[PDB]
Context: one part of a larger RNA, bound to proteins that are not shown
């Protein structure tokens, strides 16, 4: 940085 | 998504809130 | 879409931990009071040399007197 | 002067022998240092890779240590 | 960390840490 979350918004 | 400018040793980021 | 967490980036249909299976390698423990090899300890035995005590084979030098040529 | 025997002193002196010493080497006890089989037990690693689950990484679904 | 238990990863008890999913209630 992205993706994902049986995390929030 | 570039340019120029800003930040960062840098990958990047701001801009694009 | 933002924030957030990430040990994921083939991107969670991910990554991953351990037992039990089976093939090999290394090391460990391990009775058998396991053996083999050498060094120390204790007692001894003890060659050979060296020094010492006796010893006296033998060999020299002389001696006393004598004998023989 | 030569030679033999008996006689008697000195000197040298071999084998052997005595004690001491150094002491190889041999035997004995035990120890140490090795080399070292070893039934059996039990680790670790690597490789295929099967099995049972899913313990960790998201609040990993019981937050982790 | 310690103790016990379980086919296995582990589970649980007691105390501790954030390396937490809270730097925050003068309310």
């Nucleotide at each position: 940085u992205g993706a994902c979350g049986g995390a929030a918004g | 998504u570039g340019g120029u400018g800003g930040a960062g040793c840098g990958a990047u980021u701001u801009g694009u809130c | 879409c933002u924030u957030u967490g990430u040990a994921c980036a083939c991107a969670c249909c991910g990554c991953c931990c351990g037992u039990c299976g089976c093939u090999c390698c290394u090391a460990c423990c391990g009775a058998u009071u396991g053996a083999a090899u050498g060094g120390u300890c204790c007692g001894g035995u003890g060659a050979a040399g060296u020094g010492u005590u006796c010893g006296g084979a033998u060999c020299g030098c002389g001696g006393c007197g004598a004998c023989g040529g | 002067c030569c030679g033999a025997c008996g006689u008697c002193g000195c000197g040298a002196g071999a084998a052997g022998u005595c004690c001491a010493u150094u002491g190889a080497a041999c035997c004995u006890u035990a120890u140490c240092a090795u080399u070292u089989a070893g039934a059996g037990g039990a680790a670790g690693g690597a490789g295929a890779a099967g099995u049972c689950g899913u313990a960790a990484c998201a609040a990993g679904g019981u937050u982790u240590c | 960390g310690u103790a016990g238990g379980u086919g296995a990863a582990c589970c649980u008890g007691c105390g501790g840490a954030a390396g937490g999913a809270u730097c925050a209630u003068u309310g």
Entry title: CryoEM structure of wheat 40S ribosomal subunit, body domain. An RNA from Triticum aestivum: 187 nucleotides with solved positions. It holds a match to the Rfam family "Eukaryotic small subunit ribosomal RNA". Clan: SSU clan. On this family, see Yusupov et al., Science 2001: "Crystal structure of the ribosome at 5.5 A resolution". The reconstruction used 256,000 particles. Released in 2023, the model rests on cryo-electron microscopy data to a resolution of 2.34 angstrom. The 2023 paper behind the entry is "High-Resolution Structure and Internal Mobility of a Plant 40S Ribosomal Subunit". The source organism's lineage runs through Eukaryota, Viridiplantae, Liliopsida, Pooideae and Triticum.